Shown are 75 nucleotides from a PDB entry: RNA (P-site tRNA) from Escherichia coli B. An Rfam search finds the family "tRNA" in it. Rfam classes the family as a transfer RNA. About the family: Transfer RNA (tRNA) molecules are approximately 80 nucleotides in length. Their secondary structure includes four short double-helical elements and three loops (D, anti-codon, and T loops). Further hydrogen bonds mediate the characteristic L-shaped molecular structure. tRNAs have two regions of fundamental functional importance: the anti-codon, which is responsible for specific mRNA codon recognition, and the 3' end, to which the tRNAs corresponding amino acid is attached (by aminoacyl-tRNA synthetases). tRNAs cope with the degeneracy of the genetic code in two manners: having more than one tRNA (with a specific anti-codon) for a particular amino acid; and 'wobble' base-pairing, i.e. permitting non-standard base-pairing at the 3rd anti-codon position. The depositors describe the entry as "Translating 70S ribosome in the unrotated state (P and E, tRNAs)". Lineage of the source: Bacteria > Pseudomonadati > Pseudomonadota > Escherichia > Escherichia coli. The entry has 48 different proteins, among them 30S ribosomal protein S5, 50S ribosomal protein L35 and 30S ribosomal protein S2. Keywords: 70S, bacterial, translation, high-resolution, RIBOSOME.
RNA sequence: GCGGGGUGGAGCAGCCUGGUAGCUCGUCGGGCUUACAACCCGAAGG
RNA sequence: CGUCGGUUCAAAUCCGGCCCCCGCAACCA
Numbered sequence: 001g002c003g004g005g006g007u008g009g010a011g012c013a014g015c016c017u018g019g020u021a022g023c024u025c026g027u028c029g030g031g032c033u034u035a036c037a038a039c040c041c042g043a044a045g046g
Numbered sequence: 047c048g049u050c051g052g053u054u055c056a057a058a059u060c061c062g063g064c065c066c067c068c069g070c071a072a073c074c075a
Base pairs, nucleotide, nucleotide: 001070002069003068004067005066006065009025010024011023012022027043028042029041030040031039048064049063050062051061052060
Other pairs, nucleotide, nucleotide, family: 007013tWH007021tWS008009cHS008045cSS009045cHS014047tWW018054tWS018056tWS019055cWW022046tWH026044cWW032038tWW033035tHS053057tWH054056tHS
C1' cells in the first nucleotide's frame, strides 16, 4: 500500500440493505445426592 | 454493537476520520 475485522464473562451469528441484537459455554437461584460431579428446572446479563 | 464525527425523523448497520487486530504486498538494477 491493498484487503478484512472489532457485538453479553468466552468462542461465534446478525451488519449486507436504516426501524433493540441471537446461539454454545459460562454465571445466578432451585431440584436430584450422605456430599460433589454429571443431569433436570428457572432467571439474568451487552 | 472498538472510538468519535457525519448523514438521517431515526445508525450495531450507510459515510468519513482515529485506534487495536489479522492477512497479502513492500519489487528490477